[PDB]
Context: one part of a larger RNA, bound to proteins that are not shown
RNA sequence: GGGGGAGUAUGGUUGCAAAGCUGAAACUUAAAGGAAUUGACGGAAGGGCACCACCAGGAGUGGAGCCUGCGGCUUAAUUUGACUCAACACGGGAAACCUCACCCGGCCCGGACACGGACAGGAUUGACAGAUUGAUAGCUCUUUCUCGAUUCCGUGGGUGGUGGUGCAUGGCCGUUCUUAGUUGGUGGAGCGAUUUGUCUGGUUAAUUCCGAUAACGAACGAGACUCUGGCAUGCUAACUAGUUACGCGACCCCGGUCGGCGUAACUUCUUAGAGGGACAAGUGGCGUUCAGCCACCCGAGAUUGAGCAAUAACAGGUCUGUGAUGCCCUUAGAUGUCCGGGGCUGCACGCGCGCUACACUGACUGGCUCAGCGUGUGCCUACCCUACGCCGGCAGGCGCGGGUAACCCGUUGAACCCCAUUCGUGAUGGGGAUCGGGGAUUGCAAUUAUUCCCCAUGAACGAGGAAUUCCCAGUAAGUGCGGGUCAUAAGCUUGCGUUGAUUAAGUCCCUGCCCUUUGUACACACCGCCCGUCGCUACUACCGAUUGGAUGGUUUAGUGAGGCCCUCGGAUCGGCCCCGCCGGG
RNA sequence: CCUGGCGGAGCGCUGAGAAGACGGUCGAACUUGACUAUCUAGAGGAAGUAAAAGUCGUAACAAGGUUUCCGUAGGUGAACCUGCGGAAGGAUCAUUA
Numbered sequence: 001g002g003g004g005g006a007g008u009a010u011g012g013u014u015g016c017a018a019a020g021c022u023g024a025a026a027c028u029u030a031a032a033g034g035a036a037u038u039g040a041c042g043g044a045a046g047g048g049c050a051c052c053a054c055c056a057g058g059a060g061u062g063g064a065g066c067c068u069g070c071g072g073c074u075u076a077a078u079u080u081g082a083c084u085c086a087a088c089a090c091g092g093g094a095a096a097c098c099u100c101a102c103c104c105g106g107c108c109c110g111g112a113c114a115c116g117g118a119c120a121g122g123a124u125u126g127a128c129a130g131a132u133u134g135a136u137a138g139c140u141c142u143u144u145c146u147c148g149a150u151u152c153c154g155u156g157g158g159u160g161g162u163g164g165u166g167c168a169u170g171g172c173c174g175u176u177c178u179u180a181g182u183u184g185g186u187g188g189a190g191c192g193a194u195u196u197g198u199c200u201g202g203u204u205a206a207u208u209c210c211g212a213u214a215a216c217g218a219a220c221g222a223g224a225c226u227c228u229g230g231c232a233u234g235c236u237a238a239c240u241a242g243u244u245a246c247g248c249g250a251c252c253c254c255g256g257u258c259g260g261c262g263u264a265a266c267u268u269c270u271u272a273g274a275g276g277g278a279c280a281a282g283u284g285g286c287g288u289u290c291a292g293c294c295a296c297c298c299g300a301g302a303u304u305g306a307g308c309a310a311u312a313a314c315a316g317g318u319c320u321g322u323g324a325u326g327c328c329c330u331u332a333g334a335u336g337u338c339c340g341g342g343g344c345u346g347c348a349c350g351c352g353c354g355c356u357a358c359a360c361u362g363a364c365u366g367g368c369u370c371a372g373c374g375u376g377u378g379c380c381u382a383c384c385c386u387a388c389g390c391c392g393g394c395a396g397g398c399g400c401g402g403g404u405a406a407c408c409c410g411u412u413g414a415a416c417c418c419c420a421u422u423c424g425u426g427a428u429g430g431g432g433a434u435c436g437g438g439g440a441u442u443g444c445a446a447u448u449a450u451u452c453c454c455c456a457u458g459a460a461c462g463a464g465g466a467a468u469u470c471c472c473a474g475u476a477a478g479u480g481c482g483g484g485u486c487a488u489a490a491g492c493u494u495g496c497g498u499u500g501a502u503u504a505a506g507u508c509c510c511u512g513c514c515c516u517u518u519g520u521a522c523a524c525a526c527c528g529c530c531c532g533u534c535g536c537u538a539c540u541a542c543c544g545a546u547u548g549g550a551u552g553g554u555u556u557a558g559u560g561a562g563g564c565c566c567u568c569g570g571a572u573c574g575g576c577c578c579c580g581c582c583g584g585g
Numbered sequence: 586c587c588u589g590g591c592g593g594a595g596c597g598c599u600g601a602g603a604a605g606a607c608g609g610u611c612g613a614a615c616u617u618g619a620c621u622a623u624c625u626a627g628a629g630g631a632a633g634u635a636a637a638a639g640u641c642g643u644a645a646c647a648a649g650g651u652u653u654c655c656g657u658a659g660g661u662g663a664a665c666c667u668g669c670g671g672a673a674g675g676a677u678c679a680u681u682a
C1' cells in the first nucleotide's frame, strides 16, 4: 500500500494562547506520479540571416471624388465560394440575353433499355386558323386533316444536375519554406523510445566547403542545370534587313540634302546559329596560410533577372472545370433541357485593391521630336489588322486595295521631353464628381444612363490623424504602348518601352526565420496547460441552542411473587388403657 | 388371665399428619434514579465532492514576466502578498592577486 476526502471530523493529551501529538469514515475517482527521448514554446542565453523587418529615405494608402469586391441592409431574386500573413481589381467573375449557379413565369423528353397490355378495323406525330398567349408555343377550349410500330400507358431502370458533401476523395494550386534543410545502409551507445553520421572552430547566399571526428560510405535539396542580358568590324549567311560606291532626278550657292529612282561589294548598323569570353584569373593585404575574404590593375561584365526546387504537414481552397468521382437528393408537375423579363451593379454605413486631383515644378494653346514587346482574315465561327481617297467639328459614314504577316499597318510619326503665348495664387483657365440637351457605333435587344462625340452644370479636395504598404540601380517614381477578358471593352492584370533619382552597403531595436545550449506541469503543442473567490444544481458528511426524542443494555435505592429450609401450629385419621354386659377355656 | 362383640370418656397416653402463621435463603419481576451503545429531528453555520458555454481576476508550469518551495505570524474579494529563518526540487557544480 493507486489518487482525493485529509492531516479533516470526532475522541484523548499538552500548551497562557497560537497551536503540538494520535487519528478516521461516508463519498468520489481510472488514473495520479517518477526517470528518460523527440518536437513546440520561453517577456532564457549564445551565434547567423531578411526592405513580405528596421536603420536613412522615396512614393503612397488611410484625407477628397470615382471604379471594383466584401460585410450589413433590402428584395421575388439582390446566386455563391473565400475572411491575418495564406479572402476582400480574388474564382482569370470588365453579369443587357447566355454566362447564371438566383427569382417570376411558360414549354419539352432529350425516361434509353428489359417486362404486361394498347395497336395496323391505326399504338400514335405535327399543323394555318377564332380566344389563349409574350412568341403566329396546336400550349391549351371548339374542330378536323396529318405520320405510321418508330411509338405512348405503368414497373424496374438509367440519364441529367453550376444539387449537397473539399471534415470522403482524385487531380491541381497555395502556405509551412526562400529558409537550407531532409533521409538510408553498416558500425558505436542506451532495456527502450532515440542518438552518433547531421560537428567544437573558421568560411559562405547555402548541411558552401576547410578542418576535426565513433563515425564511414552514401542519397534528395542548395549548388550544379535551362532561358534572357551584355563583349567579339573574329566564322556562316541574307533581292521579305540595311550599309557603302556608280549613274541619274529635285533644290541651293565644286559641295550639301532627299523613307526619290536601278545596279555591284559588305555585315559596322537588322536577324539568328556555331564557337569564344570570367575563373577570385593576376597583384597588394587579412586568414591555420587551408577553407576562404577585402581592395587594385586589366578587362563589356570581378554578384543580371527569372525557371526548376528536397522530407513531412494543412483535415488551406477547388465537387460551381470536366464524359474526375465515392456517398446522399431530385428525376416528368424534375434540383434535367430550352424560351421571355429581371437581378447579381440595388443603398442610412464600414472596410480592402485601385484611377484622378488638391496646381505655377503647374493648367491651357500651338509648334518640335523620339520607343520596344507584340498582334492581325478563325474546323464549329456566322466575327481580322489596316494603307489610301472623299463626306461630317467629332463620334462616325462610303469607296478601293495591301497583309495569313521581317513584305501591309510600319520607318509602328507614343506619351514623356524641348521651344513659344495666355492665366497670376483666385477653389482660379486647378479639379471634373453630379447632372441637362443633342449626335453616332455594336448588337435581336442598352431603360437601371453598354460605349464614343459636342455644348452646358462645375461639388469635395489648400499635402491628409491614429495607423499602415512596397522598394536600394535603370531600382523606385513619372509616363505611354501591346495581350487577356472584347459583338460593343481597361480605373484590373500580364509584358514592353521612355524620363529617371535621394537614401543605405549595417542591425537584431521591432516583425520574423535557421542552428546550439538550457528549462517545461505544453504534445488538437502558449491561440497550450491551469488556479482560487463569488453565483446555479444535486449528493455525502460536521457543529449546533433545544438540560431534543426513540430502541436497548448495565445497574443505585426501595417493593417483592414463587419455591426450599427452620420454629410453631393441630383440621383430621388412628392404636393401647379404663370399665360394665357378657359367650369359650 | 387370654379371646369376639357392644358403648363411651379421659383424648389419660402414643403415632401419622393437612390448611395456615413465624423467621431465614435462593429469588423471577415492578417502580424510581443514574450511566452507556445505536438511530435520529433541529432554526442557524461552516465543509467536501460532481456538472456550468456562469462572473471576477491570473497564482503556478519557459527567469511564467516579483525564481520556486517549506516552517512560522499578520493583512487582503479571490487566487494571494509581506516579514523572519531555511532548501534547490534554481537559470549557478565554475570566475582567478
Base pairs, nucleotide, nucleotide: 002029003028004027011022012021013020014019038523039522040520041519042518044517045516046515047514048513049512050511053507054506057471058470059469060468061467064356065355066354068352069351070350071349072347073346080091081090102342103341104340105339106338108336113156114155115154116153123150126145127144130141131140160330161329163328164327165326169324171318172317173316174314175313176312181220182219183218185216186215187196188195189194199211201210202209225307226306227305231276235273238270241267242266243265244264245263246262247261248260249258250257251256252255282296283295284294285293286292358464363422365420366419367418376408384403385402386401388399389398390397391396430461436455437454438453439452440451477499478498480496481495482494483493484492526649528646531642532641534639537635538634539633540632542630543629546626548625549624550623551622552621553620554619555618557616558615559614562611563610564609565608567606568605572601573600574599575598576597577595578593579592580591581590582589583588584587585586652673653672654671655670656669657668658667659666660665